[PDB]
RNA sequence: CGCGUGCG
DNA sequence: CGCACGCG
Numbered sequence: 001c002g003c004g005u006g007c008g
Numbered sequence: 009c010g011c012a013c014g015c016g
Base pairs, nucleotide, nucleotide: 001016003014004013005012007010008009
Other pairs, nucleotide, nucleotide, family: 002014tWW002015cWS004005cSS006011cWS007008cSS
């Protein structure tokens, strides 16, 4: 449970 | 490139 997603 | 997340 608000999210898609994986970052110097 | 913003961006955190685990989420069924």